[PDB]
RNA sequence: GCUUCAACAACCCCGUAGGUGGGGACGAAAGUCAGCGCACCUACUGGAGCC
Numbered sequence: 001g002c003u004u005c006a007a008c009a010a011c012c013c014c015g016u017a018g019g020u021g022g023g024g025a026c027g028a029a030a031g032u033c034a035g036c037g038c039a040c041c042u043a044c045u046g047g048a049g050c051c
Stems, first nucleotide, its partner, number of pairs: 001050006012037001013035001015044007022036001024033003
Other pairs, nucleotide, nucleotide, family: 006007cHS006008tHS023034cWW027029tHS027030tHS
């Protein structure tokens, strides 16, 4: 440098922080809320494999 992962976890899944599109609940609305168990993106952390 590239690819591919998440062991660590108070069932399993879930590395960290952002972003994007689209949801859920609540609200008259503006909008607010929450592990949004939807998609994907970027940068890091930590593994593995590969020039």